[PDB]
Context: bound to proteins that are not shown
RNA sequence: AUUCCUGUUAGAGCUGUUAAC
DNA sequence: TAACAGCTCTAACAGGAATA
Numbered sequence: 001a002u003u004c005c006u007g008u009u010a011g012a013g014c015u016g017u018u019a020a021c
Numbered sequence: 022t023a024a025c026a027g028c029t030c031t032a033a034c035a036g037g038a039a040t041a
Base pairs, nucleotide, nucleotide: 003038004037005036006035007034008033009032010031011030012029013028014027015026016025017024018023019022
Other pairs, nucleotide, nucleotide, family: none
C1' cells in the first nucleotide's frame, strides 16, 4: 500500500512461583 | 536458568464493507 480492524495462526516480552545451578 | 502460570503485545495473513 485510499482505508478500517475483525478473525485466524503463532510467537515474544514482562512479571511471578518453584526447582535449582 | 528451566519449567510453570497469567497478561498483553506484535507478526503474519484472510477478508469484507456500517441494523441487514
Released in 2024, the model rests on cryo-EM data to a resolution of 2.57 A. The RNA with a sequence from Escherichia coli 'BL21-Gold(DE3)pLysS AG', together with DNA, has 41 modelled nucleotides. The PDB entry is titled "Cryo-EM structure of the monomeric SPARSA gRNA-ssDNA complex". The sample was in a buffer at pH 8. Protein in the same entry: Piwi domain protein and Sir2 superfamily protein. The organism belongs to Escherichia coli, within Bacteria.